Overview: Shown are 626 nucleotides from a PDB entry: RNA (25S ribosomal RNA, nucleotides 2361 to 2992) from Saccharomyces cerevisiae.

Context: one part of a larger RNA, bound to proteins that are not shown
RNA sequence: ACAGCCAAGGGAACGGGCUUGGCAGAAUCAGCGGGGAAAGAAGACCCUGUUGAGCUUGACUCUAGUUUGACAUUGUGAAGAGACAUAGAGGGUGUAGAAUAAGUGGGAGCUUCGGCGCCAGUGAAAUACCACUACCUUUAUAGUUUCUUUACUUAUUCAAUGAAGCGGAGCUGGAA
RNA sequence: UUCCACGUUCUAGCAUUCAAGGUCCCAUUCGGGGCUGAUCCGGGUUGAAGACAUUGUCAGGUGGGGAGUUUGGCUGGGGCGGCACAUCUGUUAAACGAUAACGCAGAUGUCCUAAGGGGGGCUCAUGGAGAACAGAAAUCUCCAGUAGAACAAAAGGGUAAAAGCCCCCUUGAUUUUGAUUUUCAGUGUGAAUACAAACCAUGAAAGUGUGGCCUAUCGAUCCUUUAGUCCCUCGGAAUUUGAGGCUAGAGGUGCCAGAAAAGUUACCACAGGGAUAACUGGCUUGUGGCAGUCAAGCGUUCAUAGCGACAUUGCUUUUUGAUUCUUCGAUGUCGGCUCUUCCUAUCAUACCGAAGCAGAAUUCGGUAAGCGUUGGAUUGUUCACCCACUAAUAGGGAACGUGAGCUGGGUUUAGACCGUCGUGAGACAGGUUAGUUUUACCCUACUGAU
Numbered sequence: 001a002c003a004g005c006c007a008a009g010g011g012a013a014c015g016g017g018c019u020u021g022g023c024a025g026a027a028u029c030a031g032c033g034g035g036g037a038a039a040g041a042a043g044a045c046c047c048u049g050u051u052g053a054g055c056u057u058g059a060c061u062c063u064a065g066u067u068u069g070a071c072a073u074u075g076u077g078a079a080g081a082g083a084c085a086u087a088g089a090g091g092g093u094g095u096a097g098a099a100u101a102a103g104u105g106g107g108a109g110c111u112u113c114g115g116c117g118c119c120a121g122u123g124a125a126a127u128a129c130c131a132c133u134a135c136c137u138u139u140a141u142a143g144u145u146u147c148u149u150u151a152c153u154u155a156u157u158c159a160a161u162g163a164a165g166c167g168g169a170g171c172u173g174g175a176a
Numbered sequence: 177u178u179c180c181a182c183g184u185u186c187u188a189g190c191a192u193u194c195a196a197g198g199u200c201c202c203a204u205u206c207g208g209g210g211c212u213g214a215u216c217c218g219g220g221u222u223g224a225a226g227a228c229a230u231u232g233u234c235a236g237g238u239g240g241g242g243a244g245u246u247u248g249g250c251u252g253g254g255g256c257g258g259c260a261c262a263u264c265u266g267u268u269a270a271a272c273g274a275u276a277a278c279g280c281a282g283a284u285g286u287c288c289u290a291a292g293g294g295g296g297g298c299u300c301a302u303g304g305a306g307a308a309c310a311g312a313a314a315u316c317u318c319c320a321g322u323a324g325a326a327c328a329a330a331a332g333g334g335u336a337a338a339a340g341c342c343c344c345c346u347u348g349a350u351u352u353u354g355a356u357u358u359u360c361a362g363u364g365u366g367a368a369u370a371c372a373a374a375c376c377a378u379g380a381a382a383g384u385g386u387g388g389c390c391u392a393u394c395g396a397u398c399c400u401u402u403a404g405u406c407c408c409u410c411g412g413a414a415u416u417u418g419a420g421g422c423u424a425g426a427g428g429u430g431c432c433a434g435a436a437a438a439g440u441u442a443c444c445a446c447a448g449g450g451a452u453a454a455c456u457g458g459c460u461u462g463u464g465g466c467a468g469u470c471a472a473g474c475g476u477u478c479a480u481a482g483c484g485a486c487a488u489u490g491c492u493u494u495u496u497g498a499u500u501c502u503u504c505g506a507u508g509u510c511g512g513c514u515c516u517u518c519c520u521a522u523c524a525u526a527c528c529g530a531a532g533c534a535g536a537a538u539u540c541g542g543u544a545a546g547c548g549u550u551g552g553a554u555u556g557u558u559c560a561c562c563c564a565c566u567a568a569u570a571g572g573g574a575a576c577g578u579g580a581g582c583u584g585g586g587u588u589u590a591g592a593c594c595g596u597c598g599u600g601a602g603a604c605a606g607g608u609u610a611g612u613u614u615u616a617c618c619c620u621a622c623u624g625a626u
Base pairs, nucleotide, nucleotide: 002016005022006021007020008019009018027626028625029624030623031622034620035619036618038615039614046449047448048447049446051445052444053441054440055439056438059245060244061243062242063241065238066237067236068235069234070233071232072231075152076151077150078149079148080147081146082145083144084143088139090137091136092135109116157224158223159222160221166218167217168216169215172181173180174179175178176177197212198211199210200209201208202207248261249259250258257278262284263283264282265281266280267279285432286328287388288387292346293345294344295343296342297341298340300324302320303319304318305317306316307315326335327334329393331391332390333389348375350374351373352372355369356368357367358366363433376385377384378383399427400426401425402424403423404422407421408420409419410418457501458499460497462496464492465491466490467489468488469487473483474482510585511583512582513581515577516574517573518572519571520570523548525546526543527542528541529540530539531538550564551563552562554560591609592608593607594606595604596603597602
C1' cells in the first nucleotide's frame, strides 16, 4: 500500500495476509480504549559525516584599536652632557727574590752615575736593561656623531568672543 | 633715569537716544558739521601651545574585543584505556605459500671503529678429583664435557681447529651505475641476494670482505643545505659576483605512501545511520534463582526424621551480563494507581504421606492454582524497612502487561542554586528548586443494542 477474527509455527528472532489448525452468515447502532508495534514529526538521545553554528581559551592563522620608534609635516637659535676618535699623561702578582708585572719583546753600562749591572743567584718568567710596545685601569684631548634642558614664532595644535579695549608709549599726581 | 598710583563695594533703585558740557566753523529763525569730552602709536581679535603635539607611511609590541579555521584513526556503540596505525620473533596457522580477532608470549625507533673486515691461536656451560689463607662462590691442575656456554638487544634459526674466547693487521661501514628476492599493484620504501667495472683490507695462500651470523631497527613531492661536475643556463653581446640547472646525500613527515591545527554546547543545527549505543523481543545462561545425584560427616548411639562437605548433573529466564538480529522518515523511557488473565517453584485454605509426630505447636513431602494473599509510617521509588491486622500477608508472567487509561513525585531539554572539577566556555550515573503529558468519529477486539 491493500486491508481488517484468532492460536501456534516459522519468518528481519512479537503476523491482518504466509503454513497448520480453530473457525466462518447479510446489513448494522451506542459505547470502548486491547490491538492496528494507530496518528502527529525525514529521532531532539546515541554514533557517523573529512556537515555546521553559538560560545571559550597563550589552539592555528590573523585583525580593528592602541602603544613605541623612524621618516615626512618641519622652520630659527643657545647652553649643557655623553660616546667613539684625537693627542698628552700616570698605575696595574701568589711564593720567592731586600726589591712587582701588569709586558709578548735585553744581554754586557749606552742611563750622568752604574743600586744594579749583562742570563748568572729569583719566580715558570724577570733586575743599567734597551729597543719597544701593547691591553686594561686611568684620566684627559675638545674632531665627528648622538642625547638633554631650554629659548623664537609664522607652520601646526587648543580655546573664547557680537573677534571691545591687546602691545608699546604718553598726559596727571606721588616718590626716588 | 626709575618706581607707584591713575573714575565703580553699607542698600534686590536707576544707568540706552553721535552724552551733556567746552570749543571752532556755517546757516540762520528748523539748525548742521568738526574737535574735545574719551591721549597717541602699531591695525597682531584675545589667550594657550609650538616646531613639540597632531596628521601621513613604514616598523616592533599589545590586542578572544573581533575574524577565519582546525580541533586524527582503529574500536564487540562512543568515550577513557590500548595500538592490534610502520614493524620483528615464536605460536595461533589446519606439515607448500597465504591467512583474522583489542588472540597468546615477547620485541623495534636503538647499540657498535668494533660488537665491521681479514687472519691466526685457542674451546665453551657444567660436573668430578685435587692445591695455604680459600669457605658452597675468588686463583691454579687434571679428567669428563655435542655445546647443556657465548655470539649488543626480543624470539626463533645458525655456529666447535667456529660464527664463540684471546691476539695481530685493518677500514668492503669505500666508488660507479644496473639486475634480483621479500612485502607487492609484481608500484614505492626499508631490508637483503648474486654479479660487473674500480680501488682497497687481510692472509703464506686458496679465498674472504659492498657493515653488524640470519630473521626488525625506518621516510616521497616542494623547500633548504652539503658534496660532485668546473659541466649547462641567465635568451641583444661579454667578464665577474649572484642565481638557476644536472648527479649523490642530509634537514621529515612514528596517523610511519608522508594536512600545518585547542576546547565546549544542558541553546543547539543539518545529512544520515537500526552499518551503531541507551527498552522490549530473540539466541545464550557465565552470574542470579530454583532443583537433582553421590554420601564424608551432623543429628546422644543412627549417612539419608531433618540436614549435609568434597564433587557432580541439570532446569528457569521474575537477576545481571554477553551479543547487536529487529526498530533512529520516532514501538512514548521510572514508579504508582486501575483492571483482567495466565504460571506454579503453594504462603493460606482442602485432603493426605513422613518425623528426632505423646498432646499442642512445628518441620519435611504429595495431589492441588479451586479460592484468597491486606491496612499503614518513611522514600518519586522497584527494592528496602518497620508498625499492625490476618487463615495467609507466596513468588512470578502478560512488549521488565497496562501514559490516545490516569498521574508526573523521579528521570529526561531550556530557568536557577550549591559542592567538587575546569584558566574558561562549561562538566558531574552528585545534591537542590521550577518546568505544556496532544488526537479516536475509522478497522478489529470487547461491552451492550437492532
Primary citation: Milicevic et al., Nature (2024), "mRNA reading frame maintenance during eukaryotic ribosome translocation". The reconstruction used 55,455 particles. The structure was determined by cryo-EM at 1.97 angstroms resolution and released in 2023. It holds a match to the Rfam family "Eukaryotic large subunit ribosomal RNA". Taxonomically the source falls in Saccharomyces (Eukaryota, saccharomyceta, Saccharomycetes, Saccharomycetaceae). The PDB entry is titled "80S S. cerevisiae ribosome with ligands in hybrid-1 pre-translocation (PRE-H1) complex".